[PDB]
Context: one part of a larger RNA, bound to proteins that are not shown
RNA sequence: ACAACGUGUCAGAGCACAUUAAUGUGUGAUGGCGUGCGUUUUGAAGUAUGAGCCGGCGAGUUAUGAUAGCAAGCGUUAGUUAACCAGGAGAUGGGGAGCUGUAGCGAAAGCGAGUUUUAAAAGAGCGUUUGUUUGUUAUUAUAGACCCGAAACGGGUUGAGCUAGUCAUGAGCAGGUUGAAGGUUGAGUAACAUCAACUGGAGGACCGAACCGACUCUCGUUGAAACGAUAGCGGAUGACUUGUGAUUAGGGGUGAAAUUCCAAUCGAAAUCCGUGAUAGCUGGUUCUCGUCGAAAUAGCUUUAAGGCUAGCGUGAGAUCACAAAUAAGUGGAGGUAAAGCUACUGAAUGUAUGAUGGCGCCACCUAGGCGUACUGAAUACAAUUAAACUCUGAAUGCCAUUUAUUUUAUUCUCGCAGUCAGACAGUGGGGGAUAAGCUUCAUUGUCAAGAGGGGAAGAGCCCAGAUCAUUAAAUAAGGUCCCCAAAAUAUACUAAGUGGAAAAGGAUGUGAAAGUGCUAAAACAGCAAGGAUGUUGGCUUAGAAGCAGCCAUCGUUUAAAGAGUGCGUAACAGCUCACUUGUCGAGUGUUUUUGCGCCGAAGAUGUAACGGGGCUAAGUAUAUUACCGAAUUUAUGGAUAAGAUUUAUAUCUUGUGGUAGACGAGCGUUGUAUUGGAGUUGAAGUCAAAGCGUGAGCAUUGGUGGAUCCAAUACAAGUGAGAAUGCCGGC
Ligand code: N2P
Numbered sequence: 001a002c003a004a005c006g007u008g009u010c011a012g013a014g015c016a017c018a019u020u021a022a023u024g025u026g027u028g029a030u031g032g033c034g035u036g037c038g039u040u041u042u043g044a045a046g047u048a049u050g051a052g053c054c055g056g057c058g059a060g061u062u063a064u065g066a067u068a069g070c071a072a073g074c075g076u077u078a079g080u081u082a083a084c085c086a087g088g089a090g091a092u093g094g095g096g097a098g099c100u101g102u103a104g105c106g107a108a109a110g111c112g113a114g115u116u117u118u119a120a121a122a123g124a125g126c127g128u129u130u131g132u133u134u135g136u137u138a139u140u141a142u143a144g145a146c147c148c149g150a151a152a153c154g155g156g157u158u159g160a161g162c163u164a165g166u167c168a169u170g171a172g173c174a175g176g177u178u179g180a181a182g183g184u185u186g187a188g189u190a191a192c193a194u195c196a197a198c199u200g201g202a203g204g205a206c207c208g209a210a211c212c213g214a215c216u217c218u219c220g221u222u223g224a225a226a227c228g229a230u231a232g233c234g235g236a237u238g239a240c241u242u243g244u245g246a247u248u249a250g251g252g253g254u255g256a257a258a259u260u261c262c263a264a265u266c267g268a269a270a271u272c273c274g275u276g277a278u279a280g281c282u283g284g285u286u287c288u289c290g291u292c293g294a295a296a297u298a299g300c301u302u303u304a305a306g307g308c309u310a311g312c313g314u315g316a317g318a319u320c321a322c323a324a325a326u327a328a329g330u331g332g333a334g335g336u337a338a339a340g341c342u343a344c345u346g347a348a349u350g351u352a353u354g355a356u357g358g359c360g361c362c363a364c365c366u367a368g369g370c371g372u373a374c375u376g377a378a379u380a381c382a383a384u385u386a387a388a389c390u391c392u393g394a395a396u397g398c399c400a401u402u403u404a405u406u407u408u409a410u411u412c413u414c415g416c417a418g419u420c421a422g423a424c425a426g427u428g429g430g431g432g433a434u435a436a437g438c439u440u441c442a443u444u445g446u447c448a449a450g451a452g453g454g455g456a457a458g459a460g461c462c463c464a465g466a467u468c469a470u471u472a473a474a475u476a477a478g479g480u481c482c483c484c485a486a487a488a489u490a491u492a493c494u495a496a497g498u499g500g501a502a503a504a505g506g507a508u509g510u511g512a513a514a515g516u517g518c519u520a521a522a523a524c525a526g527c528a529a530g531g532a533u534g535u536u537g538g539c540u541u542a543g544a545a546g547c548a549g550c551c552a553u554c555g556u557u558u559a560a561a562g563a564g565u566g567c568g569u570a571a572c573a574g575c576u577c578a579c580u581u582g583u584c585g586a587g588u589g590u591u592u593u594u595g596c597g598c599c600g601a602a603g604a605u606g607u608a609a610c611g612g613g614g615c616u617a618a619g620u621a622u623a624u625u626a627c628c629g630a631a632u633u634u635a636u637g638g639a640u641a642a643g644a645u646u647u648a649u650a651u652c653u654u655g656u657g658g659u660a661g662a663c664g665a666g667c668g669u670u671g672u673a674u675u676g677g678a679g680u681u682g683a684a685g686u687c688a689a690a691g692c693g694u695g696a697g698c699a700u701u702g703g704u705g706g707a708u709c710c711a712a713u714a715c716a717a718g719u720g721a722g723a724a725u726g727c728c729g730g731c
Base pairs, nucleotide, nucleotide: 008033009032010031011030014027015026016025017024020699037050038049039048052731053730054729055728056727057726062143063142064141065140066139067138068137069136070135071134072133073132074131079099080098084094085093086092104111105110114126115125116124117123146284147283149281153274154273155272156271157270158269164248165247166246167245168244169243170242171241172240173238175207176206177205178203182199183198184197185196186195187194211235212234213233215232216231218229219228250266252262253261287666288665289664290663291662292661297310298309299308300307301306311419312418313416314415315414316413317412318411323407324406325405326404327403328402330400331399332398338392339390340389345386346385347384349382350381351380352379353378357374358372359371360370361369362368422447423446424445425444426443427442428441429440430439431438452463453462454461467638468637469636470635472634473633474632478628479627480626481613482612483611487625488624489623490622491621492620493619499615505599506598509596510595511594512593513592514591515590517588518587527582528581529580530579532556534554535563537551538550539549562577566575567574639656640655641654642653643652644651645650667720669717670716671715672714673713674712675711676710677709678708685704686703687702688701689700691698692697
Other pairs, nucleotide, nucleotide, family: 005007cHS012028cWS012029tHS013028tHS019022cWH024690cSS036051cWW037723tWS041043tHS042422tSS042459tWS043459cHS058721tWS058724tHS059284tWS059721tWH061145tWS078100cWW079132tSS081097tWH083095tHS087090tHS087091tHS103112tSS105125tWS106108tHS113127tWS118120tHS118122tHS143145tHH148282cWH150278tWH151277tWH159250tWH159263tHS160163tWS160247tWS160248tWH160253tWS164254cSS173209cWS174208tHS179201tSS179202tHS180201tHS181200tHS188193tHS189191tHS210236tHS214215cHS217230cWW220225cWS223224cHS223225tHS224228cWS249252cSS249262tWS250269tHS254260cWW255258tWS293660tHS294659tWH295419tSS295449tHH296448tWS298420cWH301303cWS303306tWS309420tWH314662tSS319408tWS319409tWH321408tWW323409tWS329401cWW333397cWW334396cWW335336cHS335393tWS336394tWH337393tHS340343tWS341344cHS341386tWH344389cWS354377tHS355376tHS356375cWW364367cWS390391cHS417661cSS418660cSS423460tHS432435tHS432436tHS447459cSS450465tSS450466tHS451465tHS451631tWS452630cSS453477tSS463476cSS475630tWH477629tHS479486tWS485628cSS494496cHS494617tWW495616tWS496616tWW497498cHS497499cWS500614tWW503601tHH504600tHS507597cWW516589cWW519586tWS522585tWS522586tHS523585tHS530560tSS531578tHS533555cWW540548cWS540549cWS541543tHS541544tHS542570tWS543570tSS546564cSS546566cWH546575cWH547567cWH547574tWH552563tWH557561tWW558560tHS558561tWS559580cSS561562tHS564565cHS565576cWW568573tHS606607cHS606608cHS610613tWH614618tWS646648tWS666696tSS668719cWS679707tWS682706tSS682707tHS683706tHS683708tSS684705tHS722723cHS
C1' cells in the first nucleotide's frame, strides 16, 4: 500500500514523550498555496548552460610614483629631508644635496604686478595668492597586475630498436606443369632461307603450401586486440621475402608521390627553455546590514561582441530666487491634421462652345475649301486626387513672461562609476503586402531592475508599488449557481448553447419604431366562372399567325381580356395564366430605420473555440440598493534613515522594492604589543540539545578529548568558499 508529488509552507486531528519551562518537543490522517541554485541574456522551471555527494585548497596583492577625500605635525622669508654615519637587524640624532610654495607672461632674448599680441597704453588672452611633510582610504601609471584557458612563435637538446630509403654480410621460397633462344642430325638451297626429329631448360612464365600483402561479407566498436577473428582473396625465382650491423634528424630527413613515414603523434616530431607568451573571447571571483540607485542613447572609431567624450547614477560643496518644478492667464514662432484646387504644379470626370489633327469628297499641284464613326488646345458650368501641391488652416506640443505653491536641487565645481545586444502594449508614420511575436523612428507606460490582485495558466495588458509582525476594518481593477470569497429585487430580448471566434453573400427567425394602400359600399389568399373580335395584323422566317427576330409593340365589344402567362405546337393549334365577376365575412399590403439571432464554417493523439461541472438563465441590455476582492489605505506593536522642537536620548514630519553601480556602519579568522583571567578539581578540538541576537554571529550544559586558552584596546594580513566540463582525498 485509490495514490499525480521542486517534496516545502500556512492551518490541522490523532499518536508518543517531557525541555537551555518555553503560548514545549518528535511524527504528520487531512485542507489552502506552491515549476530549484549560480551563469548569461529583452526574456531561462528550461527541451540553453555549470555542479554526482562530502571535506580541504582555490581568484584584487607588492614595490616605485600621480591625483583626490579625511586627519595630524609645523607655519608665513615657510615646510621637509635622500644617500650616508652612530645606535640593539631599533624609535632616533647628525646630514639642507635637494624638492614644493613664495610672480607671473611670452616660442624666446626679455620685462615684471605686470606681461603676450599689435603702430596702440585701446581691445583681448594669462595673472594681480593661499603652504608644506606625513598617516589612512579610493582611483590610476610601470611591472605577469583579479584568477584559469589557447591554436601558436623563437632557441636549444633527445630520437632511423617502429617505419621510408641506401649500404655490408647471411638465410628462405614444399610440390607439380608449359617447354623459348640456342645446338646436333636429316630433307631442302647453286650456296642461303625454310621444314622435320632429337637435345637444351629460358621466362619481371602457370597452378598451388610455408612466406609476404590486405580486396569482400559478417562479428567486435567501454574489444581477446589503441586495427583483430572466421570464411573467402592477390603475389609466391623476383621491381621478391627476411635476420643481423651501419647510415640519412626536424624552416630537416625519406618518399615507384597519398601531405607517405620519421617510436600507437606529422600541412611539419618529442622534450626543456624565453614563459606566468597573448586572448577587445568564454567560465569563475569567497562575510553582513543600512541610504540612494541607472542605461541599453548621440558623435567619432580598420569601428559594429571593444574603446573615448557627451547623456542617465552616486558622494562632497556652493547657489534661496532672479534657479528648477506643479497649476491658471497672456504674448509669439510654425504650415501638420483637416480642407481646397478657377490660388499655382502635376494627375483627372461629364456637359456646352470649340484651336487641332485623323478621316474623307472636290478643286488645285499649290493656296485651299464642305462635312467629319472621331482625337482633343482654350473658355464657361458642375464635380475630383497628392509625402516631395497650397489661396487657406487648427488643437496638442514648444519658447518667454505674470501670479500662487513647492524643492535646494533637474543649475555650477570636484571624486567614483556602470551603461553603447533591449522587449512588449497604446498612439502617428516609413520599409513589407494596411502580413508577421517582422524591421526602423517619434511619444506615452510597464518589464528590464518589481513582488501582490484580475486575465484559467502568461516579464511587457488593467488595478498598484512589498520595512517586519497581527487568524483586525474600508476599498481599486475584477467579480457574486458549484469548483472559489461575495446579490438581490424590477423591466424587456434571445431559442441559437447564441453566449462560448470569423468575412463577401443569402433567408416569410423574432421584437421595436416611423409612414403609406384597400377593407363590414367587403379587404388578401384560395374556390367557381368567364378570360374576346378583326386575325392567325403584317414583313420576316421552310413556318410563327396570342408566346423565333421583328414593323411596331394596334385598336373596338366589353366586367374582363394581353399582338398575351407560360407550357407547348415545324408553325398554328391545344392546356393554361395576367385581367374581371360571384360563394366568402376579418384583417391584409408595401417602404424605411433599428435590437438580438440562422446559414456561409473542412485537419490531422482525446471531449478540445465557456478554465471545468453545468446553465434557458447561471446569457444579453437597463435602473436601484449591497457585498466580496491587493503585500493599496486605516488600526495596534517592533526595527531603521533623513529632516525639525529639543537634549530627557524625549516628541513630531517625510520616508525604508531593487540589478550594474556609488556611499556609510559592522561581524568573523590567524598572529603581534600592552594590560588582566581560566586551565589534569580538565584548555583547544569534537558531537548533541526544546537557548540569545536586525544580520554577519554569540553563549550554557552534558558526552568524547588530553594541554593550552580567553577578555579589552590598537596594529599586520596567504582573512571569509556553492558553483571555474576547477585540483586532491574519500564515498
Ligand atoms: C633491433 C634492430 C636494431 C637495428 N631489433 C640496428 N640498426

This is an experimental structure of RNA (23S ribosomal RNA, nucleotides 561 to 1291) from Mycoplasmoides pneumoniae M129, with 731 nucleotides shown. Rfam match: Bacterial large subunit ribosomal RNA. Its Rfam clan is "LSU clan". The model includes bound PENTANE-1,5-DIAMINE (N2P). The work is reported in "Structural insights into context-dependent inhibitory mechanisms of chloramphenicol in cells" (Xue et al., Nat.Struct.Mol.Biol., 2025). It comes from the structure "Mycoplasma pneumoniae large ribosomal subunit in chloramphenicol-treated cells". Among the 31 different proteins in the entry, which are not shown, are 50S ribosomal protein L31, nascent peptide and 50S ribosomal protein L4. NCBI's taxonomy places the organism under Bacteria, Mycoplasmatota, Mycoplasmoidales, Mycoplasmoidaceae, Mycoplasmoides pneumoniae. Released in 2024, the model rests on cryo-electron microscopy data to a resolution of 2.9 A. Keywords: In situ, Ribosome, Chloramphenicol, cryo-ET, TRANSLATION.